RNA sequence: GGGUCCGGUCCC
RNA sequence: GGGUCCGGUCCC
Numbered sequence: 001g002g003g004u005c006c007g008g009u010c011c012c
Numbered sequence: 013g014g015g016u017c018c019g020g021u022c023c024c
Stems, first nucleotide, its partner, number of pairs: 001024003005020004010015003
Other pairs, nucleotide, nucleotide, family: none
């Protein structure tokens, strides 16, 4: 850097 | 439900 997991959030 | 950014986490 990217992917994922739980949570938060906003958009449709 | 889809998308999105973020915290912690696991991974590539």